[PDB]
C1' cells in the first nucleotide's frame, strides 16, 4: 500500500481521578454506560466578515478524515 472489521457528534447519567481553592467548585479521564436527536472528522468550490494570502463564519459538492484490531 490493499482489505476488512469496529470506534469516532451533541447532550445525559455513571464512576474514577485530577485542578484550584481548602471548602466547595471546577475540570478531564473513561471501545464507561443512556437516549432519541444528529453531528462530528477530511478534501474542493462559492459567499461574507474593513479580508487577493492567512484567519473566522455560512452554504454547497465529494465522501473523506482519523485511529484501533486483524488479514494480505
Nucleotide at each position: 500500500g490493499g482489505c476488512a472489521c469496529u470506534a469516532u457528534g451533541g447532550g445525559c447519567g455513571c464512576a474514577g481521578c485530577g485542578u484550584c481553592a481548602a471548602u466547595g467548585a471546577c475540570g478531564c479521564u473513561g471501545a464507561c454506560g443512556c437516549u432519541a436527536c444528529a453531528g462530528g472528522c477530511c478534501a474542493g468550490a462559492c459567499a461574507a466578515g474593513a479580508a487577493a494570502c492567512a484567519c473566522u463564519u455560512g452554504u454547497c459538492u465529494g465522501a473523506u478524515a482519523u485511529a484501533g484490531u486483524g488479514c494480505c

The PDB entry is titled "Crystal structure of HIV-1 RRE SLII G34C mutant in complex with Fab BL3-6". Shown are 72 nucleotides from a PDB entry: RNA (Rev Response Element SLII) with a sequence from Human immunodeficiency virus 1. Crystals were grown from: 0.02 M Citric acid, 0.08 M BIS-TRIS propane pH 8.8, 16% PEG 3350 and 0.3% Ethanol. Ojha et al. published it in Nucleic Acids Res. in 2025: "Mutation-driven RRE stem-loop II conformational change induces HIV-1 nuclear export dysfunction". Method: X-ray diffraction, resolution 3 A. The entry became public in 2025.